[PDB]
Context: one part of a larger RNA, bound to proteins that are not shown
C1' cells in the first nucleotide's frame, strides 16, 4: 500500500523509521539590534458611492543575529520512505523546430575516439648574441646517461634583377607617447608616427616595384598547417597471388534402370477381283523423340493449402507432368575466374554470381551518416558577400575571439547647420501612354 | 469649350524618412587605453518567426527580397497547453513592492462602486494555421435629430352620409365609374370622383376618395448611432481551460481597492573587473546606476588516473580494495568513521602519458 495517475525528480514544509563512531544543533516566552517596507484604532476634512485625504507617524511592525529564563535527544542536521506544495512530456543526436508517431540502447561491470614522424608559421619561457647550433662521427667515464671534442653544414649577418651586372641611412627634417630635467608652463625626448635621401630593376627621363638606420640563432612547452591511416568506427570497389568442378553446368569413359496395357506402320502371307498395273478383305507383322500407367524412375501445373522463432537457410500433403528416349541414373574423368559452362533463365561453376571463394595490397578513398570520456572563470558569434565541376564541401571577406603595438580622441541619441534622394501621397490646359461622352 | 478616368517600367509638383559632413548637448576613452593598427585561433556560407515595407502566387503553416527584433542559443511571470505574443533579460540567499495578467468556483484578489446596453448563453476568445463569420436583410430593443399634423380634435376604430346633371361624348348589339379613346365640366351641400380598386355579359352589388359623429393625445414621414437577431450543414463525445453566469461571473462608460515574477528597492554572501598596499595573482581595504543568461568558437584556472625522480610521509597496534555511514568544497573531487580485507599505500614539487565514458544498431562478459 488494493479510490487511484504517468520523465521518476528539484527546491520547500510535514509524517513514520534510526545502537555506537566519523556532524552537534534545534525549539519556544521575553529582550537587545532592526534594511526596504508599513499599519489597525482614534481624531478632522472630502467623495453619489466603493473608498480616500490629514495627523497619530516614517511610529508600532519588519528578514537575520546576539542575550536571558524554559525545554526536545529520533532531539536538531543528515540518511531511508512517504505525504503535501511550486516547477516539471528524459538523456544524447539530427533539425529553422524533438516529449515527439524523427535517430540510439533491455539491464550492469570492463573495454572504447587529438597519435607519430617530417616541414612550415605563431606563441611563451630560457641560454647565447652581429652571430648562433653543432650532425655524423671520435676520446674519455661512473660505458645507451653523462664529461670533453666535432663547425661539415645550416640559418641570420644587403639586398634589386630572368640574366648580364650592379650594389644601401652606424640619420637629415618634423610631430610627438612613456621617461627624464627645470626655475611646472620650457626643455632632453629612445621606441613610434610623417617625410627626406640612398641600393636596384626598368628607364631619352619620369613614373612604379622591391630593398635600406645592426637582430638574429639554438633550445623547451605550446597554437595551428601539410604528406602520411592522422581524432574513432562506419561501404558498394579496384588490383595480386592463390584454393575450389564433394554442389551445379556440359562432355567424355564404365556400368545400371524402365509392372503392365492400348494403338497396330512397313513388310510378309491367304482369298477376291483383274489383261496387267495392281485394288480390295481378312490375318500375320510389331514400328512410335506414340497413347495410358503414383511398375522402377524423373519432374512439379494448381491449392496462392500446412509451414514460416520450421522436421528443412527451399521441408509436407492432395493434384498434375514425363516414364524406349534430344530419356533417367552412378562411379571414374575433363573444362578454372573477365575464364570455365549454358537447347540462352545473366541460368550454373559447393547455402556466394550482371563476373566464385581465400588470403594480400589494406588502417582504400568519401564533400554522407554515428560516435569523440572531468570542473570552473572572461568573451560569444555565424546561417551572409566573392570566386569554386559550387550548390550536403572549401577558400576569400563579413562577423566571434586571443595576443602585440599606438596613444586621443571616439559618435549608437538627439538639435542645428551645409549636401544627397524622387518612395507614399498627389497631379497630369506639366510630359508620356493610357482612358468617356456632348454641341 | 464642356464632361468622365487612370500608371511598376509618367512627373509641373512633392512628404514621413533614409543617407554624407560638421559643430553642439549627451554617452563613452585616455591605470578599466577607446578609435585605430598588426599577428594567432576559431566557428561560420540549410536557418526560422513576429512587425514594417514588400514581388510572385485563387490561396497556403507557398516561394522569394528587406529592414529590425526576437527563436535558434533566453530562464523566471503570464497566454488552458504552446521555439520566436505580452511581462522579463538572469549570481546565491532573503523581505518587500510591482510587470503582464488576474480578483464567482476550480485558483492568489471584489460575487467592488457609479451608469448604460444585451435576452441572444449573443458573449465569458488581444495575437492566431489555431480566435470565423460575409453579400443580402431585420415595426428586436436601447438612444438622437429632422420635416409635418394636432384640444378649431390629429391618428387608428367603429356608426351614419357617400348624394343630381349622367347610364358624360364617341365607339359599338350593347359599354352604363371601371373594354377602348376622348374631355374630366356644373348642381345641391358637411361631403361626394366626367371614379382608386374588385366586380358583371353588361347592368347591379361590395367599396374606397371625400364629409359628418363617437372618443380623446399625441400622430406621421425621414435621418443617425449602440446591442441583438436572420443569413449559419459534417462526421468517436457540445462547450468560453472547465464549472457555471443573465439588475451578469456578459458588453460597453468612469471610477475604488486589491491579488500576481527571479523584474524593481533592500539586508549578508560568491564571482568577476577595476582601484589602494603589496613581491604576490597572498592579505587587507574600496569602487561597479553604468557587471553578473547563453548554442558553435576563442581564452585561462583548476580536479582525478599511470609510471619516473628529488625531497618526506603512512601500514600485521592492519596497506590497497570493496559495503554502509560522518565532514568539506560552487564543483570536478577531498577526507574520516564502522564492517570487510590480509599486504602493499601515500603527499609536495619536476615529469610521463595506450590519463577520465550514458550514448557510436559501438566491443567483451555477465545478468
Nucleotide at each position: 500500500g488494493a479510490u487511484c495517475g504517468a520523465g521518476c525528480g528539484a527546491c520547500a514544509g510535514g509524517g513514520c523509521a534510526u545502537a555506537c563512531a566519523a556532524g552537534g544543533u534545534c525549539c519556544c516566552u521575553c529582550g537587545a539590534c532592526g534594511a526596504a517596507u508599513g499599519a489597525c484604532c482614534g481624531a478632522c476634512g472630502c467623495g453619489c458611492g466603493a473608498g480616500c485625504g490629514u495627523c497619530c507617524a516614517g511610529u508600532a511592525a519588519g528578514a537575520c543575529u546576539c542575550a536571558c529564563g524554559g525545554g526536545a535527544a529520533g532531539c536538531c542536521g543528515a540518511u531511508g520512505u512517504u505525504c503535501u506544495g511550486u516547477c516539471g512530456u528524459a538523456c544524447g543526436u539530427u533539425u529553422u523546430g524533438a516529449a515527439a508517431a524523427a535517430c540510439g540502447a533491455g539491464c550492469c561491470a570492463g573495454g572504447g575516439a587529438g597519435u607519430g614522424u617530417g616541414u612550415c608559421u605563431g606563441c611563451a619561457u630560457g641560454g647565447c648574441a652581429a652571430g648562433u647550433c653543432u650532425a655524423a662521427c671520435c676520446g674519455g667515464a661512473g660505458u645507451a646517461u653523462c664529461c670533453g671534442g666535432g663547425g661539415a653544414g645550416g640559418c641570420a649577418c644587403a639586398g634589386g634583377g630572368a640574366a648580364a651586372c650592379c650594389g644601401a641611412c652606424a640619420u637629415g627634417g618634423c610631430c610627438g607617447c612613456a621617461g627624464g630635467g627645470c626655475u611646472u608652463g620650457c626643455c632632453c625626448g629612445a621606441g613610434g608616427g610623417c617625410c627626406g635621401c640612398c641600393g636596384u630593376c626598368u628607364u631619352c627621363a619620369a613614373g612604379g616595384g622591391c630593398g635600406g638606420g645592426g637582430a638574429g640563432c639554438c633550445a623547451u612547452g605550446u597554437g595551428g598547417a601539410c604528406a602520411c591511416g592522422a581524432c574513432c568506427c562506419g561501404a558498394a570497389u579496384c588490383c595480386g597471388g592463390a584454393c575450389g568442378a564433394u554442389c551445379u553446368a556440359c562432355g567424355c569413359a564404365u556400368g545400371g534402370a524402365c509392372a503392365a496395357g492400348a494403338u497396330g506402320a512397313a513388310g510378309c502371307g491367304u482369298g477376291c477381283c483383274g489383261a496387267a498395273a495392281g485394288g480390295c478383305a481378312c490375318g500375320u507383322g510389331g514400328a512410335a523423340g506414340u497413347c495410358u500407367g503414383u511398375u522402377a524412375g524423373a519432374g512439379u501445373u494448381g491449392g496462392u493449402g500446412u509451414c514460416c522463432u520450421a522436421c528443412a537457410a527451399u521441408a509436407c500433403c492432395c493434384u498434375c507432368u514425363c516414364g524406349u528416349g534430344a530419356u533417367c541414373u552412378a562411379u571414374g574423368u575433363g573444362u578454372a575466374g573477365g575464364g570455365g559452362u549454358g537447347a540462352a533463365a545473366g541460368g550454373c561453376c559447393c547455402a556466394u554470381c550482371g563476373a566464385g571463394u581465400c588470403c594480400g595490397g589494406c588502417a582504400a578513398c568519401a564533400g554522407c551518416u554515428g560516435g569523440u570520456u572531468c570542473c570552473a572563470a572572461u568573451c560569444g558569434a555565424a546561417a551572409c558577400a566573392u570566386g569554386u565541376c559550387g550548390a550536403a564541401g572549401c577558400a576569400u571577406g563579413a562577423c566571434c575571439u586571443c595576443c602585440g603595438c599606438c596613444g586621443a580622441g571616439g559618435u549608437a541619441g538627439u538639435c542645428u547647420g551645409u549636401g544627397a534622394g524622387g518612395u507614399a501621397g498627389a497631379g497630369c490646359g506639366a510630359c508620356c501612354g493610357a482612358u468617356u461622352g456632348g454641341u | 469649350c464642356c464632361u468622365g478616368u487612370c500608371a511598376a517600367a509618367c512627373u509641373c509638383c512633392a512628404a514621413a524618412c533614409u543617407u554624407a559632413c560638421a559643430g553642439a548637448c549627451g554617452c563613452c576613452g585616455u591605470u578599466u587605453g577607446a578609435c585605430g593598427c598588426g599577428g594567432g585561433g576559431a566557428u561560420u556560407c540549410c536557418g526560422g518567426u513576429g512587425c514594417g515595407c514588400g514581388g510572385g502566387g485563387u490561396a497556403a503553416g507557398c516561394c522569394u527580397g528587406u529592414g529590425u527584433a526576437c527563436c535558434a542559443g533566453g530562464a523566471g511571470g503570464g497566454g488552458a497547453a504552446c521555439a520566436a505574443c505580452c511581462c522579463a533579460g538572469a549570481g546565491a540567499u532573503a523581505g518587500g513592492u510591482u510587470a503582464a495578467g488576474g480578483u464567482c468556483c476550480c485558483c492568489a484578489a471584489g460575487u467592488g462602486u457609479g451608469g448604460a446596453u444585451u435576452a441572444a448563453g449573443u458573449g465569458u476568445a488581444a495575437u492566431c494555421c489555431u480566435c470565423u463569420g460575409a453579400a443580402g436583410g431585420u415595426g428586436g430593443u436601447c438612444u438622437c435629430g429632422a420635416g409635418c399634423c394636432c384640444u378649431a380634435g390629429a391618428c387608428a376604430g367603429c356608426c351614419g352620409g357617400g348624394a343630381g346633371g349622367u347610364g358624360a361624348g364617341c365607339u359599338u348589339a350593347g359599354a352604363a365609374g371601371c373594354a377602348g379613346c376622348u374631355a374630366c365640366c356644373c348642381u345641391c351641400u358637411a361631403a361626394g370622383a366626367a371614379a382608386a380598386g374588385c366586380g358583371u355579359a353588361a347592368c347591379a352589388g361590395c367599396u374606397u376618395a371625400c364629409c359628418g359623429g363617437c372618443c380623446g393625445a399625441g400622430g406621421u414621414u425621414u435621418g443617425a448611432g449602440g446591442c441583438g437577431c436572420c443569413c449559419a450543414a459534417a462526421a468517436u463525445g457540445a462547450u468560453c481551460g472547465g464549472g457555471a453566469c443573465u439588475c451578469a461571473a456578459a458588453u460597453c462608460c468612469a471610477c475604488c481597492a486589491c491579488c500576481g515574477a527571479g523584474a524593481c528597492c533592500u539586508g549578508u554572501c560568491c564571482g568577476u573587473a577595476c582601484c589602494a598596499c603589496u613581491c604576490a595573482u597572498a592579505c587587507u581595504g574600496g569602487u561597479a546606476a553604468u557587471c553578473g543568461a547563453g548554442u558553435a568558437g576563442a581564452u585561462u584556472g583548476g580536479c582525478g588516473c599511470u609510471c619516473u625522480a628529488a625531497u618526506u610521509g603512512g601500514a600485521u597496534g592492519g596497506a590497497a580494495g570493496u559495503a554502509g555511514g560522518g565532514g568539506u568544497g560552487a564543483a570536478a573531487a577531498c577526507u574520516c568513521c564502522u564492517a570487510u580485507g590480509g599486504a602493499c599505500c601515500g603527499a609536495u614539487u619536476a615529469g610521463u602519458g595506450a590519463c577520465g565514458a550514458a550514448a557510436a544498431u559501438c566491443c567483451u562478459g555477465g545478468c
Shown are 806 nucleotides from a PDB entry: RNA (23S RIBOSOMAL RNA, nucleotides 531 to 1365) from Haloarcula marismortui. The entry is indexed under Ribosome, Protein Translation, Macrolide binding. Released in 2012, the model rests on X-ray diffraction data to a resolution of 2.7 angstroms. The depositors describe the entry as "Crystal Structure of Enhanced Macrolide Bound to 50S Ribosomal Subunit". The organism belongs to Haloarcula, within Archaea. Crystals were grown from: PEG6000, KCL, NH4CL, MGCl2, pH 5.8, VAPOR DIFFUSION, SITTING DROP, temperature 292K, temperature 292.0K. Rfam match: Archaeal large subunit ribosomal RNA. Its family is annotated with ribosome and structural constituent of ribosome in the Gene Ontology.